Released in 2024, the model rests on X-ray crystallography data to a resolution of 3.05 angstrom. Shown are 123 nucleotides from a PDB entry: RNA (yjdF RNA (R. gauvreauii)) with a sequence from Ruminococcus gauvreauii. Krochmal et al. published it in Cell Discov in 2024: "Structural basis for promiscuity in ligand recognition by yjdF riboswitch". Protein in the same entry: Fab BL3-6 S97N heavy chain and Fab BL3-6 S97N light chain. Lineage of the source: Bacteria > Bacillati > Eubacteriales > Oscillospiraceae > Ruminococcus. Crystallisation conditions: 0.1 M HEPES pH 7.5, 0.2 M ammonium acetate, 25% PEG 3350. Bound small molecules: proflavin (PRL). It holds a match to the Rfam family "azaaromatic riboswitch aptamer (yjdF RNA)". The depositors describe the entry as "yjdF riboswitch from R. gauvreauii in complex with proflavine bound to Fab BL3-6 S97N".
[PDB]
RNA sequence: GGACAAAGAUAAAAACACAACGUAUGGCGAAACACGUCAUACAGAUCCGGUAGGUAGUCCGGACAUAAACAGCGG
RNA sequence: AGCGCUGUUUAUAAGUAACCUUCCUCCUUAGGUCGUCCAUUCUUUGUC
Numbered sequence: 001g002g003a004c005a006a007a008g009a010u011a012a013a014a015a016c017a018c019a020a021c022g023u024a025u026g027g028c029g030a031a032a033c034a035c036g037u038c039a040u041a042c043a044g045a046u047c048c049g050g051u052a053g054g055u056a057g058u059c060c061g062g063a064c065a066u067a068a069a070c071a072g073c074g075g
Numbered sequence: 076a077g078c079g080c081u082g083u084u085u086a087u088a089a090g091u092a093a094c095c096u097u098c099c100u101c102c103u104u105a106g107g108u109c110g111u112c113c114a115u116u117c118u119u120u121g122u123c
Base pairs, nucleotide, nucleotide: 002123003122004121005120006119007118008117009116017058018057022042023041024040025039026038027037028036029035044064046063047062048061049060050059053113054112056091065087066086067085068084069083070082071081072080073079074078095110098107099106100105
């Protein structure tokens, strides 16, 4: 100098596609409800692990949150 | 019955579906599974 090895510091990081019903509140429509329309909001893209080192809005697994069905309690 | 809550189950796209790809199984005109992206630059030490 060059090679192999370990230990550090630093950096990186997933294609394609990602939909369609609807609900609520309020305004208006000759309009208490229904209906029509418009505006706004909602319609898991939260958290963690793993995925032979790493990269997850979408994985795999679990928790949590939210919606539907079933079971229980009260008046 | 209706109403309000509590607990359990299920759901929260299609899709980690399709294509490509490794292996396995006669679910073989399939099923499962292994991959698909990044991993740069510099520092210290050990031995040649």